[PDB]
Description
Entry title: The re-refined crystal structure of the Haloarcula marismortui large ribosomal subunit at 2.4 Angstrom resolution: more complete structure of the L7/L12 and L1 stalk, L5 and LX proteins. An RNA structure (23S Ribosomal RNA, nucleotides 1366 to 2058) from Haloarcula marismortui, in which 690 nucleotides are resolved. Rfam match: Archaeal large subunit ribosomal RNA. Among the 31 different proteins in the entry, which are not shown, are 50S ribosomal protein L7Ae, 50S ribosomal protein L22P and 50S ribosomal protein L15P. Primary citation: Gabdulkhakov et al., Acta Crystallogr.,Sect.D (2013), "Revisiting the Haloarcula marismortui 50S ribosomal subunit model". Lineage of the source: Archaea > Methanobacteriati > Halobacteria > Haloarculaceae > Haloarcula marismortui. Ions in the entry include magnesium, potassium, sodium, chloride and cadmium. Released in 2014, the model rests on X-ray crystallography data to a resolution of 2.4 A.
Context: one part of a larger RNA, bound to proteins that are not shown
C1' cells in the first nucleotide's frame, strides 16, 4: 500500500414498528399523539459492595456512541446531597494489632503468657419518628403537624437498688391468635361499553404514638374424678383429673384517643371467608447440642436545657460494578400475597410498572448456499462405532401390576378402561370463589384439546448407595464414604509444627486420639517368616568417641590395648506387613 | 475314584484351597457347543488345561441406585431408501458505518 468500499454492524424465546405532527441549517432512529408490539422474581420497586458527579439545569455536536442525531452517561459553564428518631459512631464474633516479656547473629522476624486497642453501614447486638407539603436536582434529614428516647438542672416523690429477668439464639413437624393482600356478599360515588344484553374496571381512605382488651404458657384456691379429661399428634390426673372461681400474662392485633388533624374530584363502607406480616403454643431429633458482649428492664412524675461529629446525589447494570469495550459473561439482599390459570413461586395470557436502547437502515416471492425450524406418501434403524439426532409417550382418576429382594423395595413395573360442555342434584365440611360423586341432555377428528406433561420391557459388566473431581478437551469403573481391619500410645504419652522462644492434637484421655489397608449387606477371607521390613530376645562374635592401661615424644603428633551403647551377626515373632503360591517326577 | 487325591524332588519359604474363568485378566482367537438373527469377530449360557484368575495386593456374589461400559425386544420415526415443499434470520442488490488475517 495491496488486502478493501471487503468481513462485522442478522443469528440468543426480548424478531418493534407505523401513520401523523413538534422542533431543527439538516430528523429512520430528538419530542407529542394515535396505533401496534416487548418485559411480569424482571426489561418492575427498593438496595450492598463498587463506581465517583455518571445525579438537575443551560449551552453545544470536533470527540465518545456500532448508522444518524437537533438526543445522550459525550463536551463546556453552572448548580444540586440539610437528622437528637435513618446508617455510622457504641458492643463483642472467628479473628487482628500494640505495648511488655521471651527468643533470634539480628530484625520491619517469631510462638506463648498478661494488659490494652481493633474487628459487623445489605446480613449479629442496639435507647428514641410517624403523617402530610414541598424542589430542576435532598428529604423518616427541609416545611407544617404530631408523636418519642436520652443526658443534665430544677422540684415532688422515693431513698427501695440488687437479686432476678432481658438482651439471646439450632434442625424437622404442627395447632391457636392475626393485619396487609386476594377474593365473596351487599350500599354509595366516578368511569367504561351498549342499535342486543347489564355487564365490566376504579374508589370508597385516614399514622407514629397515647390508653385499653387479652389467647397460649405457668400458677393459686375450690372441686373430689379410682375412667374420665383433652388433642392435628403426643398426651393429662388421688404426687389431684374436669368443671367453677382467680393471679401472672401477647401481636408490626382489635378497640377508643390522635382527627370539623390529614387526604380526595367525589363517596369518603358495612359484613364474610382464606389469611404474607407479627403473636404465642404443643410435639419430635442429635455419636451434632445450635454465639458472646454493650446495652435495657428490675426503678415514679412534672417543668426547662442540651442531643455536637461522619454518611446521605445517582448508577446498582444485555450503557454507571468487574470483566482493556455502551462486552450476549460475572456479581449479594428485600418485594414468595396483583387478575385468570392450576398441585404450584409451573407454562400460557393480563394488570400496576417498564420498555420500544439485547439500538444502522432501504430494497428484491427474496436464486444457491448457510443458521434455526415446520410438514412430508410407502417402507420403518435398511442409517451409524453406536438410534448420534430427532421422535414416541405425557397431566389426573378407577382397575390392575411379573422376575427378583437386604422385605424397605423392584412400582409409575407392565397392561386397561376414563377424562369436554351443559341442565338438575347428592355426599364431606362451620364455610370456601374447597374437595369427592349422581342423573339426565349434547358438540368435535380430537375434551391433560393450546399449554404443562414419563416412552417401556429384558440381559450382562463395574462402583453398594446420596456425595468428590481434572476452573478451560476426562464427571468415569477413579476420590470419599458407612461397614471390616491392622498399627503405636497412660497423658512429662503417641503423632506432628517451630532456629528458638514456643506450638496444634487438646475445654481432649483408650466407648480416646493418631497412623495405614480394605471399602454396604450376604457367603467367605486357604498355604508361605526363604528374602525384604518391623519388632523382641541374645552366651558368644563385632561395634565409635572421652576418661583408662602399654610403646613412642623431656610435652606432642602417632602406633596399640583394656572395656564395651545403641546397631549388626545370631535367635525368635510377625503377611488384614512388601509380596509370593512354580518346574520337574511317583500313584 | 466328575472337580480330583497323596507321597516326592528342585529352586528360593509354600507350591493356588473356597471360588471365578476366553474376564475391562485368554497371546493363540471370530477358541468350542448352544441361544438370538436370512445372514451376529458383537451379546448371553455352557465348557474352559487360567500366553499371564484368586481371597481386605480382597475372592466370590448381590436387592436398590447411575447423564457409567456392551446387548436384545415392544413402540416410535426424514438416521436411511430419497429426497421435497414451506418458515423466519443471513445471504444477493442500495445509504451510511469501517476492520483483520496476508504480501
Nucleotide at each position: 500500500c495491496a488486502u478493501a468500499g471487503u468481513a462485522g454492524c442478522a443469528g440468543c424465546g426480548a424478531u418493534a414498528g407505523u401513520c401523523g405532527g413538534g422542533u431543527g441549517a439538516g430528523a429512520a432512529c430528538c419530542c407529542c399523539g394515535a396505533c401496534g408490539g416487548c418485559c411480569u422474581a424482571a426489561u418492575g420497586g427498593a438496595u450492598a459492595a463498587g463506581g465517583g458527579u455518571u445525579c438537575c439545569u443551560c449551552a453545544g455536536c470536533a470527540c465518545u456512541g456500532c448508522u444518524g442525531a437537533u438526543c445522550a452517561g459525550c463536551u463546556g459553564a453552572g448548580g444540586g446531597u440539610u437528622a437528637g428518631c435513618c446508617g455510622g459512631u457504641c458492643c463483642u464474633a472467628a479473628g487482628u494489632c500494640u505495648c511488655a516479656c521471651c527468643g533470634c547473629a539480628a530484625c520491619u522476624c517469631g510462638a506463648c503468657u498478661g494488659a490494652g486497642a481493633c474487628g459487623a453501614a445489605a446480613u449479629g447486638g442496639g435507647a428514641a419518628a410517624c403523617a402530610g407539603g414541598u424542589u430542576a436536582a435532598u428529604a423518616u434529614u427541609c416545611c407544617u403537624g404530631u408523636g418519642c428516647c436520652a443526658u443534665c438542672a430544677u422540684g415532688c416523690a422515693g431513698u427501695g437498688a440488687a437479686a432476678g429477668u432481658u438482651g439471646a439464639c439450632g434442625c424437622c413437624c404442627u395447632g391457636g391468635g392475626g393485619u396487609c393482600g386476594a377474593u365473596c356478599a351487599c350500599g354509595c360515588c366516578g368511569g367504561g361499553c351498549a342499535u342486543u344484553c347489564g355487564c365490566c374496571c376504579g374508589g370508597u381512605c385516614g399514622a407514629a404514638c397515647c390508653g385499653u382488651c387479652c389467647a397460649a404458657c405457668u400458677c393459686c384456691g375450690u372441686g373430689g374424678a379410682a375412667g374420665c379429661c383433652g388433642u392435628a399428634a403426643u398426651g393429662g390426673c388421688a404426687g389431684g383429673a374436669a368443671g367453677c372461681g382467680g393471679a401472672c400474662g401477647a401481636a408490626c392485633g382489635g378497640c377508643g384517643g390522635c382527627a370539623u388533624a390529614g387526604g380526595g374530584a367525589a363517596a369518603c363502607g358495612u359484613g364474610a371467608u382464606u389469611c404474607a406480616a407479627c403473636c404465642u403454643g404443643g410435639g419430635g431429633c442429635c455419636c451434632a447440642u445450635g454465639a458472646a458482649a454493650a446495652g435495657a428492664c428490675g426503678a415514679g412524675c412534672a417543668u426547662g436545657a442540651u442531643g455536637u461529629c461522619c454518611g446521605u446525589a445517582c448508577c446498582g447494570a444485555g450503557a454507571a460494578c468487574c470483566g482493556a469495550c455502551a462486552c450476549a459473561g460475572g456479581u449479594g439482599u428485600c418485594c414468595a400475597u396483583g387478575g385468570c390459570g392450576g398441585c404450584g413461586a409451573a407454562a400460557g395470557c393480563c394488570a400496576a410498572g417498564g420498555c420500544c436502547u439485547g439500538u444502522c437502515g432501504g430494497g428484491a416471492g427474496c436464486a444457491a448456499c448457510c443458521a434455526a425450524c415446520g410438514u412430508u406418501a410407502g417402507g420403518g434403524a435398511a442409517u451409524u462405532c453406536g438410534g448420534c439426532a430427532a421422535g414416541u409417550u405425557a397431566g389426573u382418576c378407577c382397575c390392575g401390576u411379573a422376575c427378583c429382594u437386604u422385605c424397605g423395595g423392584a412400582a409409575g413395573a407392565a397392561g386397561g378402561g376414563a377424562u369436554g360442555c351443559c341442565u338438575g342434584c347428592u355426599c364431606c365440611g362451620g364455610a370456601a370463589c374447597g374437595g369427592a360423586g349422581c342423573a339426565g341432555g349434547u358438540c368435535g377428528c380430537a375434551g391433560u384439546g393450546a399449554c404443562u406433561c414419563g416412552g417401556a420391557a429384558g440381559c450382562u459388566c463395574g462402583g453398594a448407595c446420596u456425595g468428590u473431581c481434572u476452573a478451560g478437551u476426562a464427571a468415569c469403573a477413579a476420590c470419599a464414604u458407612a461397614g471390616g481391619u491392622g498399627a503405636c500410645c497412660g497423658c512429662a504419652a503417641a503423632u506432628c509444627c517451630g532456629c528458638a522462644a514456643g506450638g496444634a492434637c487438646u475445654c481432649g484421655u483408650a466407648c480416646g486420639g493418631u497412623c495405614a489397608c480394605u471399602g454396604a449387606a450376604u457367603c467367605c477371607u486357604g498355604c508361605c517368616c526363604a528374602g525384604u521390613g518391623c519388632a523382641g530376645g541374645u552366651a558368644u562374635c563385632u561395634g565409635a568417641a572421652c576418661a583408662c592401661c602399654u610403646c613412642g615424644u623431656a610435652c606432642a603428633a602417632g602406633a596399640g590395648g583394656a572395656c564395651g551403647a545403641a546397631g549388626g551377626a545370631c535367635c525368635u515373632g510377625u503377611c488384614a506387613a512388601c509380596g509370593g503360591c512354580g518346574g520337574g517326577g511317583g500313584u | 475314584u466328575a472337580u480330583g487325591a497323596c507321597c516326592c524332588u528342585c529352586u528360593u519359604a509354600a507350591g493356588g484351597u473356597a471360588g471365578c474363568g476366553u474376564a475391562g485378566u485368554a497371546c493363540c482367537u471370530u477358541g468350542c457347543c448352544g441361544c438370538a438373527u436370512c445372514a451376529g469377530u458383537a451379546g448371553c449360557g455352557g465348557c474352559u488345561u487360567g500366553c499371564a484368575u484368586g481371597a481386605a495386593u480382597g475372592g466370590a456374589u448381590u436387592a436398590a441406585c447411575c447423564a457409567g461400559a456392551g446387548c436384545u425386544u415392544c413402540a416410535c420415526u426424514g438416521u436411511c431408501c430419497c429426497a421435497a415443499c414451506g418458515u423466519u434470520g443471513g445471504g444477493c442488490c442500495c445509504g451510511g458505518u469501517g476492520a483483520a488475517c496476508u504480501g